[PDB]
This record gives sequence, structure tokens and C1' cells, in this order.
RNA sequence: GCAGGGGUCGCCAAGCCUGGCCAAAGGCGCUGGGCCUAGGACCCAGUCCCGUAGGGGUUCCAGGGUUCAAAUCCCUGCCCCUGC
Repeated sequence: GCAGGGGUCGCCAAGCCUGGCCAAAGGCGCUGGGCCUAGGACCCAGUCCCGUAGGGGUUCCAGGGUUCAAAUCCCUGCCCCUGC
């Protein structure tokens, strides 16, 4: 680095093209509560932070920048695995 790939709320993993019900799907883990049996399980609820809520405040590796509006678009600092 010439078919070029990736960093998302503990671990995984959707979304990114095509901006707008995104605080951001699911699964797992964690917490509480059920479940005498799907047997290395299963059901309910919660799980960024404050609230009982309505709502508010902060996030998509870190800055800047474009936008009324950015995890989604644009130059760009650190880090990582496939590479006519």
C1' cells in the first nucleotide's frame, strides 16, 4: 500500500452506501424476580449518567469541519487484522 479492511454504550455485533422516530437492534455477561426439569437451561424486567416518569445531560477510538440536523459526509492524530 493499486481486488484494500477495520476501531459502536462490560464482551460480541446491527447501523454507515442512501444524513433525520439513534441514547443508538439483537445475543451474551451483569442485577432482581420466576421457573423441580429445553437439563452446561428456559421465562419476566433492568442495565451510559440524573429523575418515579415526562424530560434533561453526555456518547459511536481522539480533534477539527461540512449540515437546520452526523455513528452515518470531508481533510485528519494514535491503533490494528484479510491484502488483481